[PDB]
Description: Primary citation: Deng et al., Cell (2023), "Structural RNA components supervise the sequential DNA cleavage in R2 retrotransposon". 3'UTR from Bombyx mori: 39 nucleotides with solved positions. The entry also contains Reverse transcriptase-like protein, not shown here. The reconstruction used 89,089 particles. It comes from the structure "Structure of R2 with 3'UTR and DNA in binding state". Method: cryo-EM, resolution 3.6 A. The entry became public in 2023. The entry also models zinc ions.
Context: bound to proteins that are not shown
């Protein structure tokens, strides 16, 4: 950035 | 801006209007 | 851009 979060890079 | 998970996730193409 | 229908429909 994802129909909406979330974990990363 | 790119990957993966979901307890969430109706893709595509014709039509019949708006 | 908005509402409906069909098509998206592996055997006996």
């Nucleotide at each position: 950035g994802u129909a909406g979060a979330u974990c990363a890079g | 801006c790119u990957g993966a998970u979901c307890c969430a996730a109706u893709u595509u193409c014709g039509c019949c209007g708006g | 851009c908005c509402g409906g229908c069909g098509a998206u429909g592996a055997a006996a």